[PDB]
Context: one part of a larger RNA, bound to proteins that are not shown
Molecule: 23S ribosomal RNA, nucleotides 1292 to 2015
Organism: Lactococcus lactis subsp. cremoris MG1363
RNA sequence: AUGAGUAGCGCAAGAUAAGUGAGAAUCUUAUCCACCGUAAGACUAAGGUUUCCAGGGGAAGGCUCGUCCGCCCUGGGUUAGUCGGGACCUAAGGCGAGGCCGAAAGGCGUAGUCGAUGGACAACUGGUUGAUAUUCCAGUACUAGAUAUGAUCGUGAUGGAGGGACGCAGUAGGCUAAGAGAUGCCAGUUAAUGGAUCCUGGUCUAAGCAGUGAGGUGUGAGAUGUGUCAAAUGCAUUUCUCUCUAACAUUGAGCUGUGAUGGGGAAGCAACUACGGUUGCGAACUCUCUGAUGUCACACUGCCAAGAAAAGCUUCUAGCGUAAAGUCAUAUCUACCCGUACCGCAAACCGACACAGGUAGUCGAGGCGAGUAGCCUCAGGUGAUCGAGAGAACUCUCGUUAAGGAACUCGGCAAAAUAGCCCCGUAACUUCGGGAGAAGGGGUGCUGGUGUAAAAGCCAGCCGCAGUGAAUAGGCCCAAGCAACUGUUUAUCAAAAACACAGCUCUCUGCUAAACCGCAAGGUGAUGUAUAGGGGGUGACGCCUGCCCGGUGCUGGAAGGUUAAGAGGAGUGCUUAGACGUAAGUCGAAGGUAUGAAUUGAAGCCCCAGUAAACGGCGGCCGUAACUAUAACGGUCCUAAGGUAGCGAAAUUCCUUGUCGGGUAAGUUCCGACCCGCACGAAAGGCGUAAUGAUUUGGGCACUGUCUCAACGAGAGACUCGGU
Numbered sequence: 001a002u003g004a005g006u007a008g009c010g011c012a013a014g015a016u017a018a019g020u021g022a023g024a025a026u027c028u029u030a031u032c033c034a035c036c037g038u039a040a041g042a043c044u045a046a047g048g049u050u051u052c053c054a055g056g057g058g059a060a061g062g063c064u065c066g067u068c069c070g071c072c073c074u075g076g077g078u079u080a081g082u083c084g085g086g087a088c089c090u091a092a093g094g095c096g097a098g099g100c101c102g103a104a105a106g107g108c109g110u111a112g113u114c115g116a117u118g119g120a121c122a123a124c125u126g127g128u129u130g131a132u133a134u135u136c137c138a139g140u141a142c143u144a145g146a147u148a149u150g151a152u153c154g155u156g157a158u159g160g161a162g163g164g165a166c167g168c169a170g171u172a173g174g175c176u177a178a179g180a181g182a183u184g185c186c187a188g189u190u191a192a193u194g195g196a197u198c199c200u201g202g203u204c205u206a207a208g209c210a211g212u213g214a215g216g217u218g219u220g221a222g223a224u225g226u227g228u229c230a231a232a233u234g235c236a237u238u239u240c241u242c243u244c245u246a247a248c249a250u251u252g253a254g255c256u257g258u259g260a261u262g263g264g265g266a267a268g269c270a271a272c273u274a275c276g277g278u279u280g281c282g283a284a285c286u287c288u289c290u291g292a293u294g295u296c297a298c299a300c301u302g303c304c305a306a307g308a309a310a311a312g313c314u315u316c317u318a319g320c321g322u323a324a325a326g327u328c329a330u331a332u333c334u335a336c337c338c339g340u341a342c343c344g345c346a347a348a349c350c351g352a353c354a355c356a357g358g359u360a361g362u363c364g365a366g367g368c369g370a371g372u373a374g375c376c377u378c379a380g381g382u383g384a385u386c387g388a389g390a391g392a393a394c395u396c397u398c399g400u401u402a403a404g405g406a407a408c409u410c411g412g413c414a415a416a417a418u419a420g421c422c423c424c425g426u427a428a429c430u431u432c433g434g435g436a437g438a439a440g441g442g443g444u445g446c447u448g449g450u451g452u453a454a455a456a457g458c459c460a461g462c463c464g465c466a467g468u469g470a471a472u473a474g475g476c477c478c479a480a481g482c483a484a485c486u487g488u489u490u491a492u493c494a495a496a497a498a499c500a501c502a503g504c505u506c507u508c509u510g511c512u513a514a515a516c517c518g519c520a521a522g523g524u525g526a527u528g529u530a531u532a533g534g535g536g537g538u539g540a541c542g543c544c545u546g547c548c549c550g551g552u553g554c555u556g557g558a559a560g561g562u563u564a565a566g567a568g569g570a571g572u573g574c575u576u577a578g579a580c581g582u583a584a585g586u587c588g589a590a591g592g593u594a595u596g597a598a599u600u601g602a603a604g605c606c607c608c609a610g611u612a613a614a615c616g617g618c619g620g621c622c623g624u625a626a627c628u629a630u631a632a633c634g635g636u637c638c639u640a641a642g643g644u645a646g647c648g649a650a651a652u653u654c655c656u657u658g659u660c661g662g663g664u665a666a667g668u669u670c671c672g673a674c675c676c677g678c679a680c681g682a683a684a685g686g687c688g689u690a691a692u693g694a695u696u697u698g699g700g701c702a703c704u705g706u707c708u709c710a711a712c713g714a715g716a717g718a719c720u721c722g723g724u
Base pairs, nucleotide, nucleotide: 008724009723014032015031016030017029018028019027033383034382035381036380041363042362043361047343048342051341052076053075054074055073056072057071061069062068081142082141083339084338085337086336088119089118091117093114094113095112099108100107101106124139125138126137127136143335144334145333146332159316160315161314162313167303168302169301170300173296174295175294178290179289180288181287182286204263208258209257210256211255212254214251215250218248222239223238227235228234264285268281269280270279271278272277304307349358350357366376367375368374386722387721388720394717395716396715397714398713399712400711401710403708404707407706412703420444421443422442423441424440429434431540445462446461447460448459449458450457463467475701476700477699478698479697480696481695482693483692487499488498503538504537505536506535507534508533509532515524516523517522541688542687543686544685546618547617548616551615552614553611554610555609556608557607560606561605562604566600567599571595572594573593574592575590578587579586619637620636621635622634623633646680647677649656658674659673660672661671662670
Other pairs, nucleotide, nucleotide, family: 005006cHS008063tWS010353tWW013014cSS020024tWH021023tHS021067cHS025026cHH035040tWS037039cHS037379tHS039041tHS039364tSS039379tWH044360tWS044361cWS046344tHS046346tWW050078tWW058069tHH060071tWS064385tHS066067tSS069070tSS070347tHS080339tWH080340tWH089310cSS090116tWH092115tHS096111tHS097110tWH101520cSS102519cWS116118tHS118308tWS119310tWS120312tSS123140cWW128133tWH128136cWW129130tHS129131tWS133136tWH135340tWW150324cWS150328tWW152326cWS153325tWS153326tSS154320cWS154322cWS154325tWS156319tWS157159tHS157230cWW157317tWH159230cHS160234tSS164311tHS166309tWH169298tWH171299cWW172297tWW175295cWW176292tWH177291tWS183202cWW184201cSS184202cWS185283cSS186267tSS188197cWW188198cWW195196cHH201202cWS204205cWS204262cWW205260tWH207259tWS211254tWW212253tWW213252tHS213296tWS216249cWW218219tSS218246tHS219247tWS220241cWW220242cWW225226cWS225227cHS227236cWW228235cWW232316cSS242243cWW246247cHS246248tWS252253cSS259260cWS261262tHS265283tHS265284tHS267282tHS272275tWS273275tWS273276tWS273278tWS275277cWS293372tWH304306cHS321323tHS322325tHS324328tWW327328cWS342348tHS344346cWS346349tWH346359tWH351355tWS365377cWW366377cWW369373tWS374471cSS393718tHS400712cWW402709cWW405407cHS406408tHS406414cWW406704tWH409411tHS412415tWS412704cWW419437cWS425439tHS426438tHS427436tHH428435tWS428436tWH430433tWS431689cHS434690tSS450451tWS451456tWS451457tWS452453cHS482497cSS489496tWH497651tWS501539tWS502539tHS509513cSS510529tSS510530tWH511528tWW513526tHH513533tWS514525tHS514533tWS518520tHS518521tHS540689tHS544682tWS545683cWH548640cSS549611tHS549614tWH558559cHS563603tHS565601tHS568598tHS569596tSS569597tHS570596tHS572595cWW573592tWW574591cWW576589tHS577588tHS580585cWS588590cHS596597cHS612615cHS612616tWS617641tWS624633cWW625630tWH631632cHS638642tWW639640tHS639641tHS643681tWS644682tWH645681tHS648675tWS650652tHS650677tWS652680cWS654678tWH663667tWS664667tHS667669tWS689690cHS705707tHS705709cWS705710tWS
């Protein structure tokens, strides 16, 4: 190219007029509508890395247009003694000189070193831009230092203490944010029946100064100090005088004034600056009620899974020229470096994208309303990006439906319907809590009374189709199997009977554990000590766990067989000394070499015994009885033994739609028994077992467009056109 001008145009509604331009749907304004609003607000982590704003432009980008823009060009925009970090400390951890081990590299690790999400600490109100504000400045501070300046012996450490310094739940207040109502202030008596009430009103910051809601807390004194590795007056305890008023040591929300009469504050008013806007001026600043999960404060109570760290800080003295080191008055300055803009439930993040995900945390309105659930409007923010037509069929989300109900289907699968609050009432079994919101029932609106305000119920009436008038919020029951349960489980399929779990069982380990990881070193195990640790089984509770040691494994024992390495050396050759007569073919002293026979010589294995909630396995044939059905029995063979209990058409029997009975008219599936058990079955637990289940089925009730048999309308695509 093609498909194809087709899909899609990325989850929500705008609307007109006017401007803008050249060209407007989509740009801007006005005016209405609309939506969210425990958010679709504001503020703030990480992140993003300038996206912010101003001006200009529209090559691409914007899913279409496009004057608009997170697009592009240009220019500005982030301000600190106190905000966050660092110049403090330190966990978890990392690096680690020393040292340790290791072919090497390395890996470990003492001291030490950094490492925040932690613990230490001074500033908070008002204004301020296009944009920065706790940062710029008005007002108040405080912290720390400095130099300027009456101390006086003072400082008092890395030591020694103390302290910081901590689990969770839950209740009570206390106060307050925050909200409601009126006083009070300001502006409008509205226009269409009526005929007046309408909505802002509603300040003060911390620090200081002084107290308080109140809380904890017991205090102290003396002596021996016995110690605080030295010393100590600091500390806890030897021993007592007490005396436990709690005085006192010790913390403390808020409030009371002060701080601080600080400008904040509207209708508006003028002025002028376009008169857009800016400047200036201008009101009260009351009380009632709710009042928190904020606050005191882990304060208290209570309960067990028994609950960081050091450092800043105080006290003690070792010291302290202690002489202005100290030290306070006093005075005026200083106070570093980094970060600071914007967005941030998001068109800038992480999802290739202006994506229908994910993403800290803190606040989070009223009205009902227990409620942060709804629902509509606060404040606030937004119209989320292609539209117009026409209402085809069809596809998907929604609303209905006679009469009938599950007859559809493998299956009431989905939808339906019930549910709120109150008040009655509530079977079964139970492990005695439960079940259970069992079920089933009733009520529920408003008016005046009266009683309800603390407080329902009364009375009567008014009404109603309907009274949690809508929203939002359980379908129930019977039975069986499995699993106890809660948890966990394959994200990109499967949530369960799978895992796990307490429980129960066995076995292993006396310690520098066993076991484990690493070459080792080192370390876990655990600052553990057999009630602990490791492994194996099973998975509560109830009952029960039968038999067989033949084999295997394990353990233990050693008689013998086997019995490596090692030792250990008898020997055997060879060379040749000399002989052998020389070719000889011997005889091989000495030499070495190869070989070494025995013998010694473990463990383990063969051996024996135990060992079966170790591994395993847990049988057959034949005959027998009065109708006979089996045989209760017997004979037989084999084993080491012959399924014990208990369950049985099992999640186990294709034996086969086993049989019968019940549910069912109709019933291979369902239940109950039978039990011929191919091939049930005991810790690979077996049989039970209420409550518990997004279980699996079987039945019933309820409700019912699933279906008899469909039909209707609402929206989106589809489809007609324009853009793409």